Context: bound to proteins that are not shown
RNA sequence: AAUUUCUACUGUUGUAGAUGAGAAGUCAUUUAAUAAGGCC
DNA sequence: GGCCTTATTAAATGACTTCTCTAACG
DNA sequence: CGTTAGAGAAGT
Repeated sequence: AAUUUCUACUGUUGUAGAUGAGAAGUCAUUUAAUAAGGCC
C1' cells in the first nucleotide's frame, strides 16, 4: 500500500473475492443537551 | 456506576421503497 | 426538442 468502486493485500505501475447505477422520498438508529420521572 | 422511562432539539450514519434504464412522432 | 406510444402475471 496501486483499485469502476469496496475489502484483504503486495514480489506483482498490480493480486483474490465482491461490485445496480442514477434520481426521488421516507424511515430507523446513535450521540449530546434539556424537562419530568423510576430499580438497585 | 450510574441503570432505565416519556418527551423535545440538534448533529450524524444506515437502510428501506418508488421511477428510469427508448426510438420516433408531431 | 418534448411527448408519446400503452402486454403480461405474483403477493400483505